[PDB]
Context: bound to proteins that are not shown
Molecule: 5S RRNA
C1' cells in the first nucleotide's frame, strides 16, 4: 500500500445561537 | 481562531493476515 475486523479524527455539511 | 454543532464520507489508526 491492500484484506477482514474493531476504532476514527482535522475541514465541510443540516441544523441551532439568549450575539 | 475567534458562537454552538450533528449524520455520512474521508485522513490516520489497535489486532491478524497479504505485499
Nucleotide at each position: 500500500c491492500c484484506c477482514a475486523u474493531g476504532c476514527g479524527a482535522g475541514a465541510g455539511u443540516a441544523g441551532g445561537g439568549a450575539c | 481562531u475567534g458562537c454552538c454543532g450533528a449524520u455520512g464520507g474521508u485522513a490516520g489508526u489497535g489486532u491478524g493476515g497479504g505485499g